[PDB]
About this RNA
This is an experimental structure of RNA (16S ribosomal RNA, mitochondrial, nucleotides 1 to 153) from Sus scrofa, with 153 nucleotides shown. The reconstruction used 75,666 particles. The entry has 53 different proteins, among them Mitochondrial ribosomal protein S18A, Uncharacterized protein and Mitochondrial ribosomal protein L12. Ions in the entry include magnesium, zinc and sodium. Method: cryo-EM, resolution 3.2 A. The entry became public in 2018. The work is reported in "Unique features of mammalian mitochondrial translation initiation revealed by cryo-EM" (Kummer et al., Nature, 2018).
Context: one part of a larger RNA, bound to proteins that are not shown
RNA sequence: ACCAAAGCUAGCUCAACAUACUAAACAAAUACAAAAAUACACCAAAAUAAAAUAAAACAUUCACCUAACAUUAAAGUAUAGGAGAUAGAAAUUUUUAUCCUGACGCUAUAGAGAUAGUACCGUAAGGGAAAGAUGAAAGAAUAAAAUAAAAGU
Repeated sequence: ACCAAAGCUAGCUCAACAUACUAAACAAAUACAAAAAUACACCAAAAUAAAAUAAAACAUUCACCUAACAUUAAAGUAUAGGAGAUAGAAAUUUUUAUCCUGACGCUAUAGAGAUAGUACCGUAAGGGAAAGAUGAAAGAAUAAAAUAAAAGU
């Protein structure tokens, strides 16, 4: 001196509450080869979840694993188990209202994938990005202002 560098916003995360739980927008067109007003039909349906894995292998077994019943205990107790790995109750107990909703959560490689399920990639199911930074005013660009510090030159 170039290439560069710096912002603090966009929004997000996790809970609380809450009514209650398929938002918004519908003029026409939309299930002919969706978006193509108009001709005698058909129309419709259900069957145990499995395995990876643990058991140092693997053969019975292997919590959770898209089925409302919470909380304190009883208790990791009774029981069940190649009586191994592990799995595992109940009887019986406990639980006082409503307001004081926010943050020792993130700040553009973070936080959502998200500026977007878009571009682009797949025949399809599907996969899935990156990117922002002047100021009170740019209806102040013979333009004004504070880093000139990475590698590369």